[PDB]
This is an experimental structure of RNA (FANCF sgRNA), together with DNA, with 120 nucleotides shown. Keywords: crispr, cas9, off-target, ternary complex, HYDROLASE. The entry also contains CRISPR-associated endonuclease Cas9/Csn1, not shown here. Entry title: SpCas9 bound to FANCF on-target DNA substrate. Ions in the entry include magnesium and potassium. Method: X-ray diffraction, resolution 2.4 A. The entry became public in 2022. Pacesa et al. published it in Cell in 2022: "Structural basis for Cas9 off-target activity".
Context: bound to proteins that are not shown
RNA sequence: GGGAAUCCCUUCUGCAGCACCGUUUUAGAGCUAGAAAUAGCAAGUUAAAAUAAGGCUAGUCCGUUAUCAACUUGAAAAAGUG
DNA sequence: CAATACCAGGTGCTGCAGAAGGGATTCC
DNA sequence: CCTGGTATTG
Numbered sequence: 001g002g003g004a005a006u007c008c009c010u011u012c013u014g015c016a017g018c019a020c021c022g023u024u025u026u027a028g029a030g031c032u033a034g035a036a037a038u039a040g041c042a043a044g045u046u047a048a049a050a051u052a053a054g055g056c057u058a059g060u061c062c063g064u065u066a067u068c069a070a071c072u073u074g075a076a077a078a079a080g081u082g
Numbered sequence: 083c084a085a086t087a088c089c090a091g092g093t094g095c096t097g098c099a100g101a102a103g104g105g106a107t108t109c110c
Numbered sequence: 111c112c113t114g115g116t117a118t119t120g
Stems, first nucleotide, its partner, number of pairs: 002110020022051006030041004054062002056059001070081004083120001086117005
Other pairs, nucleotide, nucleotide, family: 034036tHS034037tHS052063tWS053063tHS056057cSS056058tHS057059cSS069082cWW074076tHS074077tHS084119cWW
C1' cells in the first nucleotide's frame, strides 16, 4: 500500500407498501331585460372517471433507470472493418 | 418563415438491504 | 434549472 471484525457518525444506491392534493371531461336545471350584442343579479365548497397511449404473459402483472456512431455479415446476439 | 414569450405534476408517510466517507480498538 | 414544444405575432 491493500484487507477484516467491532464502536461512533455521516452520505449515498436499490427495492417494496401507502396517503393527500392537482389536472382533465361530464353531472350539480342559473335568473331576469332585451331579437342580438350585452346589462343587472343569483350561484360557487361536491362527485364520477382517467392519471403515461397501452401490452400479453392476462398477473390485484408489466409500461419513464441502465445500454446505443457508421458499415459488413448475421433473424438477432454478436464478431469483424480504417 | 423572424423575434418572442411562456411553460414544464406536487406534497407527506412506513419498512428493508447494501457500500462507503470520516474518526477509533484490534488484527491479516 | 435547462431547453425543447407551443402559440402568438408578424